Source information:
The depositors describe the entry as "Hypomethylated yeast 80S bound with cycloheximide, P-site tRNA, and A-site tRNA, messenger RNA, PRE". 25S rRNA, nucleotides 1443 to 2360 from Saccharomyces cerevisiae: 780 nucleotides with solved positions. The structure was determined by electron microscopy at 2.2 angstroms resolution and released in 2024. The organism belongs to Saccharomyces, within Eukaryota. The entry is indexed under RNA modification, ribosome maturation, translation regulation, RIBOSOME. It holds a match to the Rfam family "Eukaryotic large subunit ribosomal RNA". Its Rfam clan is "LSU clan". The family has 88 seed sequences and 107,465 matches in Rfam 15.1.

Context: one part of a larger RNA, bound to proteins that are not shown
RNA sequence: GGUAGUAGCAAAUAUUCAAAUGAGAACUUUGAAGACUGAAGUGGGGAAAGGUUCCACGUCAACAGCAGUUGGACGUGGGUUAGUCGAUCCUAAGAGAUGGGGAAGCUCCGUUUCAAAGGCCUGAUUUUAUGCAGGCCACCAUCGAAAGGGAAUCCGGUUAAGAUUCCGGAACCUGGAUAUGGAUUCUUCACGGUAACGUAACUGAAUGUGGAGACGUCGGCGCGAGCCCUGGGAGGAGUUAUCUUUUCUUCUUAACAGCUUAUCACCCCGGAAUUGGUUUAUCCGGAGAUGGGGUCUUAUGGCUGGAAGAGGCCAGCACCUUUGCUGGCUCCGGUGCGCUUGUGACGGCCCGUGAAAAUCCACAGGAAGGAAUAGUUUUCAUGCCAGGUCGUACUGAUAACCGCAGCAGGUCUCCAAGGUGAACAGCCUCUAGUUGAUAGAAUAAUGUAGAUAAGGGAAGUCGGCAAAAUAGAUCCGUAACUUCGGGAUAAGGAUUGGCUCUAAGGGUCGGG
RNA sequence: ACGAUCAACUUAGAACUGGUACGGACAAGGGGAAUCUGACUGUCUAAUUAAAACAUAGCAUUGCGAUGGUCAGAAAGUGAUGUUGACGCAAUGUGAUUUCUGCCCAGUGCUCUGAAUGUCAAAGUGAAGAAAUUCAACCAAGCGCGGGUAAACGGCGGGAGUAACUAUGACUCUCUUAAGGUAGCCAAAUGCCUCGUCAUCUAAUUAGUGACGCGCAUGAAUGGAUUAACGAGAUUCCCACUGUCCCUAUCUACUAUCUAGCGAAACC
Numbered sequence: 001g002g003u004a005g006u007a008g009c010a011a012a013u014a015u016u017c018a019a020a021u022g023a024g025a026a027c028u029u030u031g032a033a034g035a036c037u038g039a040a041g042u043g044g045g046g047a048a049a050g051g052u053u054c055c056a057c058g059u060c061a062a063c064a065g066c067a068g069u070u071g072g073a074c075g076u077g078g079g080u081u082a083g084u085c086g087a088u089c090c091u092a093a094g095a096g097a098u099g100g101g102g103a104a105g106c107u108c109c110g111u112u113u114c115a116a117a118g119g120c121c122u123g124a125u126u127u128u129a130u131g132c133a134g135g136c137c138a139c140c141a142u143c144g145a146a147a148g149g150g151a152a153u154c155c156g157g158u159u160a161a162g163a164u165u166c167c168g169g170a171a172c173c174u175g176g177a178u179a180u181g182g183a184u185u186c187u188u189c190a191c192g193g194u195a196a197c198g199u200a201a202c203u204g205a206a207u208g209u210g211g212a213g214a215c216g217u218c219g220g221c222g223c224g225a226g227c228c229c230u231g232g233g234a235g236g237a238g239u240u241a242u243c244u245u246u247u248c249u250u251c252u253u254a255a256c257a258g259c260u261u262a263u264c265a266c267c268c269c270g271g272a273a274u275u276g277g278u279u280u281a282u283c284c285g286g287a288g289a290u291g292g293g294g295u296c297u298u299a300u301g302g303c304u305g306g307a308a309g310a311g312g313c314c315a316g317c318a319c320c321u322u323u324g325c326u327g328g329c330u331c332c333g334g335u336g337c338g339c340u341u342g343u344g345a346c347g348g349c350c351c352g353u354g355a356a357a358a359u360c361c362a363c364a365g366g367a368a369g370g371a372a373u374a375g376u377u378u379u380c381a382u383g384c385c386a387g388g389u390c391g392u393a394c395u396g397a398u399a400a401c402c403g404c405a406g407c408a409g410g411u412c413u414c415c416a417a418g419g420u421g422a423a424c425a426g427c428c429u430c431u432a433g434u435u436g437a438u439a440g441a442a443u444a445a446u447g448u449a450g451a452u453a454a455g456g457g458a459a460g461u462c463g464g465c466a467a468a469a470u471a472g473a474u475c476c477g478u479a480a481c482u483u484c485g486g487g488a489u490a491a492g493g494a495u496u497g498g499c500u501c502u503a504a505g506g507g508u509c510g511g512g
Numbered sequence: 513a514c515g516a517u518c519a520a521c522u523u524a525g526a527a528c529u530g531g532u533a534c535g536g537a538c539a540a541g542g543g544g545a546a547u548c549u550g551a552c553u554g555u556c557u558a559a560u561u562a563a564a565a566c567a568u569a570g571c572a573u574u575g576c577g578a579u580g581g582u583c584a585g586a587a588a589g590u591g592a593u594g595u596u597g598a599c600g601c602a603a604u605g606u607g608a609u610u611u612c613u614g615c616c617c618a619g620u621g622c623u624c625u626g627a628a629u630g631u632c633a634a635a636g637u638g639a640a641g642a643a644a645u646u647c648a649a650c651c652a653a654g655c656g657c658g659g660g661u662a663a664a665c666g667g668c669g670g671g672a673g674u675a676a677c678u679a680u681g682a683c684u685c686u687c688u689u690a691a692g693g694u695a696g697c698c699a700a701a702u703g704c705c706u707c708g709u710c711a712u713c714u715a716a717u718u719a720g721u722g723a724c725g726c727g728c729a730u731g732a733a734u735g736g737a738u739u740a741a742c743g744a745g746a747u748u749c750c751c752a753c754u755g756u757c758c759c760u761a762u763c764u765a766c767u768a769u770c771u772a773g774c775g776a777a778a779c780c
Stems, first nucleotide, its partner, number of pairs: 001780002008774002015033006034435004043415004049395002054078005063071002083172002085391003089149002094143002100109003120135001153170005173387004179382003182378002189369001190199003207364006216349004221344007228336001229334004233251006256305005265295005275285003311330007350354001401410002417429004438772004447766007455758002459756001464753001472496005481486001483608001497529002500526006506518005530534001542751007549743002554566002570606007581593004610737003614668003619665002621661004630655002637648004669687005696730001697727001708724005
C1' cells in the first nucleotide's frame, strides 16, 4: 500500500434555552432550567507517589477518543514565611563498626564479647587554665518509626496563589541570666489537721528505691463533648386564589488562667443475725458493713478572665473621592435505649495474659552549707534575653500516583446532615460538588442488557443451566435423627393500610 | 393516702373505612426425602481446576538429660531451636466424636549398646633380599553371623473328597507360606465380565436407593465401620415454581443502520 474513509469513538441515567466572547461555539463564560453524586459522596483533608501539575497574564502549530475561543497543553512570570506542626531525639523487630577470631582474598563472624575500652562533683590564685585529692557504675560505638514514645499555641483577619508558619490579640515551653517582693531563720532549714491530708513558698550532695513514659480484645451500664431533634423570643428571606401564630435561615465563644466541680479510693466515730448495703450484670462487711461526718485525683462540666473590642445577622445613609460611615440585636429553655466520639467503674476470654528506650518526678539517705538595719536558700510571684537547621504550593485519582495513555484496573486513612427503615441496606432530599464520557437523524435483521406471556409444567437438557417461585415483622405450629449443644426460620399456616380512639408501662415536687 | 406538674416511645385492644387493599416502591430464605465424600471454622494452583486436595483439634510412633538431639556455615574464639530443658525441643504418620484397630519380622529397612569367631585399609611388626621390594602374622569401624521391631516399608494361598432327592458342604485329607484377609464393608469415587442378580423407584430407568457377594483388584492409623452438625463438593427422587421446552410472540434502552468529525488492525 490494499484492507479503508472500513472496524471503532455504544459501561458510569442528561441534557435544554438565551446572552457574551470570538473568523469560527453541541462542548468556553454568565444567567435560567432540568438532573445526578445523596455524608463508607462525584464533599472536605491527608499518608506513599508525582514535582510545579498550584495561581496569574498571554495564547492555540502539536496534544485533549469530535470540537475548542477552553485546559493538568504551549509561552512568560508569581507563589511554599514556624521556639510551639513534623523531621531532628528514643528505642522496636533488626542493621552494624571497634577488641578479637576466620578467610589466598573480595571480606566473614560477632555486638559485649578471652580488651589496660571512660566521665561526674569539689577544692580553683578566675592575667588562664589547671595542680596532687577520694570514689562512681562497669551501663560498651552507631544506625533503626514524617502511623509507636515525645517539652511547649490558640482565636479572628489576611492572598490570584501561603498560613496552627504572615498580621492583630492573647498564651505556653526550654535554655540562660538575674533583681525585687514574699516566704523562712535568735526552738536555724514553715506551720495547720486526731486522720485521710492542706498550702504561695518552706535547704538537701553521693548512693539507693519507687512512680510516670507503658500498652490486648470484647460486652452491657454511667457520664461528657460535637451533632441530630425541639419550645419561646429578637431579626432576615419564601408561600399567600384558599389554608398556613407558617416554611427556611442567624442567635457563636479558642488555647490559656483563677475559683469551683467526681465515679473510684481513703480517713475519723461506731460496732453489725431479725444479717445488712447494693449493681443492668452478686459482690462486699469483726481483716470493721450500713450510717453520720470528712480527705483526695480534676477525666469532665459550671462561672469569671481571654471577650465582644472578635465573629454572625440586620436596618439607615454615602459610594470606586484611601472607599465607607452610623445604629440595633446577637437571649432564655427542653428532650433521648438517638448518632459519632472520649472516658470511667466493672464483667467475659486465653496452654494467647496482650513492646522497649529516651525522658520527667517523688521518696529514702544525710555529705556539705546557713543565723540579725540585706545572715543562707528559695520547686512562690513578678521582671530580662534567646530559641538554629530542613520540609510547608497542589493532586491524592473514571485526568496530577502505578498500569506504554487524560486506561471502567490497582493504591493506606480521618470527618459523615434529614426522611423511610432494625440498619453505615436500598430509595428520595439538604450543605458541598458535578452536569464530564464525539455528536445529529432513523427505529430493519442479528445482537447485548432489561422484561412479559394463553394452556401444559422439565415433556427441554449431560445435568432445572438460566429464570421463576420464597422472602420483612407478629402470632401459631414444627418431624426423623442427635455428640443432647442442635436439627430449626425444619416442615407448614394466619395477620399486616388508613383513620378515630382506649389501656398499660415513668421522672420530679408537695407532704408528716 | 393521694394530689399537682413535667416527658418519651413501646406494646396490646376496639371502632370505622376501601374495587379484600395494605413488608403496596425499595428491600427480602425455596423447601423436603436420601446416597457418596471431607468432621467442623480455616487454606491453595495471582491469569482455565476451591475440591473429596492442604491444614486442623484428637491419636500414635521416633530421637534426645546439653560432652545432647535436629538443623546451619568455606572457616571461625561461628550459628538456629535456646530469654529453651522431657507437661520441652526436634522428626514423622493418621486425621473431630463413637466403636474398633486382627495375623505376619521370611524380604527391605531401622535397632541391639549382643558377640565369638570369618572378611579385613593406612600406619606399625616379623622374615627374606644388596636394595628397590616381596611374603606373612596381627588387623578398627563397617559388613557377615545372632537377637528386637509392623500406629516401620509392606504382605495377608491353592487342590480334592464328603449330609438318606438333587444342590451345597458343617466335616475330612493334602500341597505350600512369614502369615494365608480377622472384625468389618461393598458391582462403592474401589467389580473386568457388567447395562451382575433380586427388590424398590417409573408408563418405560445403562441412572438412584436397599439387598446379595468365589471381591479382575475391598479391609483395619498405607487406618476399618459409622456418624449429629457443617459444605458456592458429587448424585437421585419429590413438592413448589416457572418460556427449559411444546412454540413461539411482543416491548424497552444501547448498537447495528445513514450522516458530520476523527480514524486503526488482522491478513495479503